[PDB]
Molecule: 60S ribosomal RNA fragment; 40S ribosomal RNA fragment; tRNA
Organism: Oryctolagus cuniculus
RNA backbone atom coordinates (compact mmCIF):
# COMPACT_ATOMS: atom_id res chain seq x y z
C1' N A 1 0.00 0.00 0.00
C1' N A 2 -4.64 -3.45 -0.45
C1' N A 3 -8.08 -6.01 2.23
C1' N A 4 -14.74 -4.76 6.88
C1' N A 5 -15.72 -11.68 4.86
C1' N A 6 -13.94 -13.51 9.85
C1' N A 7 -13.52 -11.34 15.61
C1' N A 8 -14.26 -7.17 17.99
C1' N A 9 -16.06 -2.39 18.26
C1' N A 10 -19.73 1.03 16.90
C1' N A 11 -25.35 4.54 14.00
C1' N A 12 -30.76 7.62 13.26
C1' N A 13 -30.91 2.64 10.53
C1' N A 14 -34.40 -3.03 8.95
C1' N A 15 -41.52 -2.88 5.46
C1' N A 16 -41.06 -7.80 8.66
C1' N A 17 -38.87 -13.11 12.82
C1' N A 18 -37.57 -14.58 18.30
C1' N A 19 -37.67 -12.50 22.61
C1' N A 20 -38.81 -12.66 30.62
C1' N A 21 -41.23 -11.16 34.53
C1' N A 22 -45.56 -8.73 35.82
C1' N A 23 -50.40 -6.95 32.45
C1' N A 24 -54.47 -9.21 28.74
C1' N A 25 -57.66 -13.32 26.48
C1' N A 26 -59.47 -18.05 26.15
C1' N A 27 -60.95 -23.07 28.90
C1' N A 28 -62.14 -25.86 33.38
C1' N A 29 -64.70 -26.31 39.23
C1' N A 30 -59.58 -24.60 40.24
C1' N A 31 -55.41 -26.09 40.74
C1' N A 32 -53.83 -25.31 36.74
C1' N A 33 -52.74 -25.15 30.71
C1' N A 34 -53.32 -23.10 26.07
C1' N A 35 -53.19 -18.18 23.80
C1' N A 36 -51.98 -13.25 21.74
C1' N A 37 -49.48 -9.35 21.83
C1' N A 38 -44.16 -7.97 24.51
C1' N A 39 -38.06 -3.54 26.66
C1' N A 40 -33.68 -4.78 25.94
C1' N A 41 -30.97 -8.24 23.61
C1' N A 42 -30.50 -11.37 19.26
C1' N A 43 -30.61 -12.04 14.00
C1' N A 44 -30.97 -8.09 9.29
C1' N A 45 -28.78 -3.22 7.55
C1' N A 46 -24.29 0.50 7.53
C1' N A 47 -19.42 2.59 8.99
C1' N A 48 -14.83 0.72 11.06
C1' N A 49 -8.27 -1.56 10.37
C1' N A 50 -2.21 4.58 13.71
C1' N A 51 -8.89 -1.99 15.98
C1' N A 52 -7.27 -7.96 16.38
C1' N A 53 -5.51 -9.27 12.52
C1' N A 54 -4.96 -10.69 7.55
C1' N A 55 -1.63 -10.06 2.05
C1' N A 56 -3.30 -17.18 -2.61
C1' N A 57 -2.25 -20.54 -5.02
C1' N A 58 -1.22 -23.91 -11.99
C1' N A 59 -1.19 -23.83 -17.03
C1' N A 60 -0.27 -22.54 -21.66
C1' N A 61 2.85 -18.78 -23.34
C1' N A 62 10.58 -18.61 -29.27
C1' N A 63 12.61 -16.29 -32.92
C1' N A 64 20.44 -21.21 -29.95
C1' N A 65 19.03 -21.69 -25.31
C1' N A 66 16.75 -20.76 -20.52
C1' N A 67 13.09 -17.32 -20.11
C1' N A 68 7.88 -13.37 -18.48
C1' N A 69 6.15 -7.41 -18.54
C1' N A 70 1.69 -11.89 -22.01
C1' N A 71 -3.03 -14.09 -21.79
C1' N A 72 -5.76 -18.61 -19.91
C1' N A 73 -7.51 -20.12 -15.79
C1' N A 74 -9.71 -22.41 -10.46
C1' N A 75 -10.16 -19.48 -6.89
C1' N A 76 -11.01 -16.40 -0.57
C1' N A 77 -11.98 -9.70 1.96
C1' N A 78 -7.84 -8.68 -0.25
C1' N A 79 -3.63 -12.15 -3.24
C1' N A 80 2.77 -8.18 -0.11
C1' N A 81 2.53 -2.11 -2.33
C1' N A 82 6.69 0.94 -1.49
C1' N A 83 10.67 -0.46 0.48
C1' N A 84 14.56 -4.84 2.91
C1' N A 85 17.90 -9.35 3.66
C1' N A 86 21.15 -15.74 4.21
C1' N A 87 19.88 -9.68 8.72
C1' N A 88 18.74 -11.17 15.56
C1' N A 89 13.57 -13.73 10.88
C1' N A 90 16.36 -18.14 5.45
C1' N A 91 14.37 -24.30 6.27
C1' N A 92 18.00 -26.97 3.03
C1' N A 93 22.88 -23.64 4.45
C1' N A 94 28.92 -24.23 5.70
C1' N A 95 23.25 -20.39 0.44
C1' N A 96 26.18 -18.67 -4.62
C1' N A 97 30.07 -14.23 -6.23
C1' N A 98 33.12 -11.33 -4.89
C1' N A 99 36.09 -9.18 -0.84
C1' N A 100 39.51 -9.53 3.67
C1' N A 101 43.48 -14.54 4.76
C1' N A 102 49.27 -18.42 3.35
C1' N A 103 43.88 -20.80 5.12
C1' N A 104 37.87 -18.24 6.71
C1' N A 105 31.02 -23.00 9.46
C1' N A 106 33.78 -15.58 11.13
C1' N A 107 33.41 -11.01 9.16
C1' N A 108 31.58 -7.21 4.88
C1' N A 109 29.70 -6.17 -0.08
C1' N A 110 26.59 -7.94 -3.30
C1' N A 111 22.33 -11.31 -5.80
C1' N A 112 16.07 -12.80 -4.37
C1' N B 1 2.84 1.78 -52.77
C1' N B 2 -1.64 7.72 -50.60
C1' N B 3 -6.45 5.50 -43.46
C1' N B 4 -7.04 -1.46 -45.03
C1' N B 5 -2.22 5.49 -44.22
C1' N B 6 1.26 7.03 -40.73
C1' N B 7 2.61 5.99 -35.60
C1' N B 8 3.82 5.82 -29.65
C1' N B 9 5.17 3.61 -25.23
C1' N B 10 5.47 -0.69 -21.58
C1' N B 11 7.44 -5.58 -21.63
C1' N B 12 9.84 -9.16 -24.67
C1' N B 13 13.26 -10.75 -28.45
C1' N B 14 17.40 -10.29 -31.93
C1' N B 15 22.22 -8.09 -32.85
C1' N B 16 25.42 -5.42 -29.91
C1' N B 17 28.22 -1.22 -26.43
C1' N B 18 31.16 0.02 -22.43
C1' N B 19 30.34 6.22 -21.49
C1' N B 20 30.15 10.06 -17.20
C1' N B 21 31.44 9.83 -11.62
C1' N B 22 33.97 7.05 -7.89
C1' N B 23 37.55 3.41 -6.76
C1' N B 24 42.11 0.01 -8.22
C1' N B 25 46.64 -0.29 -10.35
C1' N B 26 50.83 1.73 -13.39
C1' N B 27 54.21 5.77 -14.78
C1' N B 28 55.70 10.61 -13.52
C1' N B 29 55.63 14.78 -10.48
C1' N B 30 55.05 17.72 -5.77
C1' N B 31 54.22 18.32 -0.24
C1' N B 32 54.92 16.53 5.09
C1' N B 33 58.02 14.22 8.95
C1' N B 34 62.73 11.41 9.26
C1' N B 35 67.08 8.05 7.90
C1' N B 36 71.27 9.87 5.00
C1' N B 37 75.83 7.59 0.84
C1' N B 38 79.20 11.00 -1.51
C1' N B 39 81.91 15.45 -1.95
C1' N B 40 83.50 21.18 -1.47
C1' N B 41 84.98 23.84 2.87
C1' N B 42 86.46 23.79 8.15
C1' N B 43 88.98 22.48 12.84
C1' N B 44 91.80 19.00 13.90
C1' N B 45 95.77 14.73 12.85
C1' N B 46 100.54 14.28 11.30
C1' N B 47 102.69 8.29 9.10
C1' N B 48 106.34 10.06 5.40
C1' N B 49 109.64 13.46 4.21
C1' N B 50 112.99 18.34 3.24
C1' N B 51 116.15 21.82 6.07
C1' N B 52 119.57 23.56 10.45
C1' N B 53 122.15 22.64 15.24
C1' N B 54 124.00 18.86 18.40
C1' N B 55 125.76 12.98 19.59
C1' N B 56 130.06 10.14 14.89
C1' N B 57 134.38 11.08 9.42
C1' N B 58 129.93 7.75 7.97
C1' N B 59 124.64 4.21 8.28
C1' N B 60 122.21 5.97 12.49
C1' N B 61 120.40 9.17 16.56
C1' N B 62 118.02 14.01 19.65
C1' N B 63 115.59 18.29 19.01
C1' N B 64 113.90 23.00 16.63
C1' N B 65 111.34 24.27 11.89
C1' N B 66 108.50 23.18 7.09
C1' N B 67 105.70 20.57 3.52
C1' N B 68 102.61 16.42 4.04
C1' N B 69 99.42 11.07 3.22
C1' N B 70 95.42 7.73 6.48
C1' N B 71 92.18 8.99 10.39
C1' N B 72 88.75 12.03 12.67
C1' N B 73 85.33 16.90 12.78
C1' N B 74 81.43 20.70 12.24
C1' N B 75 78.41 23.63 9.32
C1' N B 76 76.99 22.75 4.00
C1' N B 77 75.37 20.85 -1.29
C1' N B 78 72.41 16.55 -1.28
C1' N B 79 72.03 11.35 -3.94
C1' N B 80 68.94 7.51 -2.71
C1' N B 81 65.00 5.26 0.84
C1' N B 82 60.63 5.64 4.04
C1' N B 83 56.46 7.95 5.97
C1' N B 84 52.29 11.95 5.44
C1' N B 85 49.35 14.50 2.01
C1' N B 86 48.03 16.06 -3.30
C1' N B 87 48.38 16.53 -8.83
C1' N B 88 48.98 14.67 -13.86
C1' N B 89 48.77 10.82 -17.55
C1' N B 90 47.40 6.23 -18.69
C1' N B 91 44.91 1.52 -18.00
C1' N B 92 41.16 -1.92 -15.41
C1' N B 93 36.64 -4.26 -13.68
C1' N B 94 31.85 -8.71 -13.19
C1' N B 95 26.73 -12.07 -12.61
C1' N B 96 22.05 -9.20 -12.30
C1' N B 97 21.84 -4.66 -14.01
C1' N B 98 22.47 -0.68 -17.76
C1' N B 99 22.76 1.66 -22.58
C1' N B 100 22.37 1.19 -28.27
C1' N B 101 20.02 0.01 -32.59
C1' N B 102 15.87 -2.86 -35.30
C1' N B 103 11.27 -5.27 -36.45
C1' N B 104 4.00 -7.57 -39.90
C1' N B 105 7.24 -9.65 -31.51
C1' N B 106 3.18 -8.75 -27.20
C1' N B 107 -1.03 -5.04 -25.17
C1' N B 108 -3.44 -1.27 -26.39
C1' N B 109 -4.02 2.99 -29.32
C1' N B 110 -1.25 8.69 -27.69
C1' N B 111 -0.28 11.95 -31.90
C1' N C 1 29.76 -38.75 4.93
C1' N C 2 24.59 -40.97 5.11
C1' N C 3 18.25 -39.61 2.47
C1' N C 4 15.52 -39.11 -2.00
C1' N C 5 16.40 -37.65 -7.37
C1' N C 6 17.44 -37.02 -13.16
C1' N C 7 20.51 -39.82 -16.81
C1' N C 8 16.34 -41.17 -23.42
C1' N C 9 18.09 -38.04 -30.91
C1' N C 10 21.65 -32.34 -32.58
C1' N C 11 20.02 -29.40 -27.02
C1' N C 12 15.62 -29.07 -23.34
C1' N C 13 12.12 -33.32 -21.91
C1' N C 14 7.43 -38.71 -21.07
C1' N C 15 6.38 -44.41 -20.78
C1' N C 16 0.00 -51.53 -20.15
C1' N C 17 0.61 -54.11 -13.25
C1' N C 18 7.82 -54.92 -19.06
C1' N C 19 7.01 -56.83 -24.70
C1' N C 20 6.34 -50.29 -28.78
C1' N C 21 10.49 -45.63 -27.95
C1' N C 22 8.25 -39.83 -28.52
C1' N C 23 6.48 -34.72 -29.50
C1' N C 24 9.22 -30.03 -29.19
C1' N C 25 13.54 -27.06 -31.65
C1' N C 26 17.74 -27.59 -34.72
C1' N C 27 16.55 -29.72 -39.70
C1' N C 28 16.58 -30.74 -45.06
C1' N C 29 12.41 -31.94 -48.81
C1' N C 30 7.67 -29.65 -49.86
C1' N C 31 2.42 -27.14 -49.67
C1' N C 32 2.25 -21.69 -49.26
C1' N C 33 4.06 -16.09 -51.15
C1' N C 34 4.88 -11.86 -55.63
C1' N C 35 9.65 -13.49 -52.38
C1' N C 36 9.54 -14.13 -47.19
C1' N C 37 7.85 -14.76 -42.33
C1' N C 38 4.08 -17.62 -39.82
C1' N C 39 1.88 -22.14 -40.56
C1' N C 40 0.81 -27.67 -42.19
C1' N C 41 2.55 -32.40 -43.74
C1' N C 42 6.69 -35.23 -44.47
C1' N C 43 12.81 -37.20 -43.35
C1' N C 44 16.42 -38.22 -40.43
C1' N C 45 19.08 -39.14 -36.08
C1' N C 46 19.73 -44.04 -30.26
C1' N C 47 21.81 -50.68 -26.09
C1' N C 48 16.39 -44.84 -23.18
C1' N C 49 24.00 -43.58 -18.52
C1' N C 50 28.14 -48.70 -16.88
C1' N C 51 27.66 -53.17 -14.22
C1' N C 52 25.72 -57.47 -12.04
C1' N C 53 20.94 -60.17 -11.25
C1' N C 54 14.63 -61.40 -12.35
C1' N C 55 12.17 -63.29 -17.51
C1' N C 56 11.34 -66.15 -23.34
C1' N C 57 13.06 -61.26 -23.70
C1' N C 58 14.41 -55.37 -19.61
C1' N C 59 15.22 -48.86 -21.94
C1' N C 60 11.48 -50.12 -18.14
C1' N C 61 10.96 -54.46 -12.58
C1' N C 62 15.40 -55.24 -9.04
C1' N C 63 20.83 -54.42 -6.43
C1' N C 64 25.65 -51.47 -6.05
C1' N C 65 28.84 -48.13 -8.11
C1' N C 66 28.34 -43.24 -11.35
C1' N C 67 27.71 -37.76 -12.66
C1' N C 68 25.32 -33.54 -11.87
C1' N C 69 20.82 -32.12 -8.84
C1' N C 70 17.13 -30.07 -3.55
C1' N C 71 16.84 -31.34 2.34
C1' N C 72 20.81 -33.52 7.64
C1' N C 73 27.04 -31.72 10.12
C1' N C 74 32.10 -30.21 18.86
C1' N C 75 30.65 -27.94 23.10
RNA sequence: GCCCAGUGCUCUGAAUGUCAAAGUGAAGAAAUUCAACCAAGCGCGGGUAAACGGCGGGAGUAACUAUGACUCUCUUAAGGUAGCCAAAUGCCUCGUCAUCUAAUUAGUGACG
RNA sequence: CACCGCCCGUCGCUUGUAGUAACGAAUGGUCUGGUGAACCUUCUGGACUGCGACAGCAAUGUUGCGGAAAAAUAAGUAAACCCUACCAUUUGGAACAACAAGAAGUCGUAA
RNA sequence: GCCCGGAUAGCUCAGUCGGUAGAGCAGGGGAUUGAAAAUCCCCGUGUCCUUGGUUCGAUUCCGAGUCCGGGCACC